[PDB]
Context: bound to proteins that are not shown
DNA sequence: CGTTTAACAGTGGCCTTATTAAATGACTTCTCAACCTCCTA
DNA sequence: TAGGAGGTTCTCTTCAGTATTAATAAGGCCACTGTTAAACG
């Protein structure tokens, strides 16, 4: 410095409609004020989206009875159990120590759904330290684009050794990047704090608000949804093998 | 007035394919007993 | 009695599959020739 352009998503508009609104003319007339639907149409000094990884037997969505209610729904009463999930928050982290193990690299060239991309401080080394989810690009992301690396895509080139009968190898340091196990660092939550269980367990201590003059007097301090098991099959991707397979 | 650089547009070449396994997301199918008898306490 | 473990057996009747009525929505780069439309001595 760069992220042009494309694609998807939101919103913001503009238009036309109604599944809307209005009116009765009760299927018609208008309107886009709300709600939506269909386009196109911009990314506003902004609206709404928003994808780094984790943490709660968290809260709510609940059952029965009675009333109002045709019912929903509301109210009142009685009971309450923690399953499996989807969100919204809040909070924590950007890990360490050990082992075991995979892959990839003679050296080039192109460059993959390849890797990396935060803030500050110190360096400006290649790395530490503090912080940290706003984290390259566009309102937000991408396999798209930019930048650097690219051996770990694939293809081509190509040096020396060994092999050379079709298989193929070395140039290779933990060096880079992965996986597994063991012990560990933090959150271990749903208004906040403390002790505790977690094949069980709750207990206590506060705050704010409402009621209540005031009484931990009592209440509130986020919401939803459930049909599971087993067995096949398809698709996508990945990896190994094969040169068809029978 | 003819003309010559930009700007799109169409064309030709290339591009490998199968099998098993895994992960995920889906799909399909099947299932969703009820009473009795006996044998200990 | 009363719990706890085993027994038991068929449905229903079988036998269902094959159709369309489009249109979505098609490649992606790489390189080339070919057209085309607009600015200019």
């Nucleotide at each position: 410095u760069a992220a042009u352009a494309g694609c998807g998503c939101c919103g913001c508009a503009a238009u036309u409609c109604a599944u809307g609104c209005u009116g009765c003319u009760u299927g018609c007339a208008g309107c886009c004020u709300c709600u939506g639907a269909a386009u196109u149409u911009u990314g506003u000094u902004a609206a709404a989206u928003g994808a780094g990884g984790g943490u709660u037997a968290g809260u709510u969505u609940g059952a029965c009875u009675g009333u109002a209610u045709a019912a929903a729904u509301a109210c009142a009463g009685u009971c309450u159990u923690g399953c499996u999930u989807u969100c919204u928050g809040a909070c924590c982290c950007u890990g360490g120590u050990a082992g075991c193990u995979g892959c990839u690299c003679a050296c080039c060239c192109u460059g993959a759904u390849g890797c990396u991309g935060c803030u500050g401080u110190c360096a400006a080394u290649a790395g530490a330290c503090a912080g940290g989810a706003u984290a390259g690009g566009u309102g937000c992301g991408c396999u798209c684009c930019c930048a650097g690396c690219a051996a770990u895509a694939a293809g081509g080139g190509c040096g020396c050794g060994g092999a050379u009968g079709u298989a193929c190898u070395g140039c290779u340091g933990u060096a880079g990047u992965g996986g597994c196990u063991a012990c560990u660092g933090a959150a271990u939550c749903a208004c906040c704090c403390c002790c505790g269980a977690u094949c069980a367990a709750g207990g206590g201590g506060g705050a704010a608000c409402c009621c209540u003059a005031a009484a931990u007097g009592g209440g509130u301090u986020g919401a939803a949804a459930g049909g599971a098991g087993a067995a096949g099959u398809c698709a996508u991707u990945u990896a190994a093998u094969a040169a068809g397979g029978c």

This is an experimental structure of RNA (sgRNA) with a sequence from Scytonema hofmannii, together with DNA, with 328 nucleotides shown.
It comes from the structure "Cas12k-sgRNA-dsDNA-S15-TniQ-TnsC transposon recruitment complex".
The 2022 paper behind the entry is "Structural basis for the assembly of the type V CRISPR-associated transposon complex".
The structure was determined by electron microscopy at 3.3 angstroms resolution and released in 2022.
The reconstruction used 75,000 particles.